[PDB]
C1' cells in the first nucleotide's frame, strides 16, 4: 500500500479535513 472504528464543520444521500487505535 489496502481494510474498520473514531473525531470536527454540515443542512442531507453528502463534501473536506484530520488523529489515536487495531487488522493484513
Nucleotide at each position: 500500500g489496502g481494510u474498520u472504528c473514531c473525531c470536527c464543520u454540515g443542512c442531507a444521500u453528502a463534501a473536506g479535513g484530520a488523529u489515536g487505535a487495531a487488522c493484513c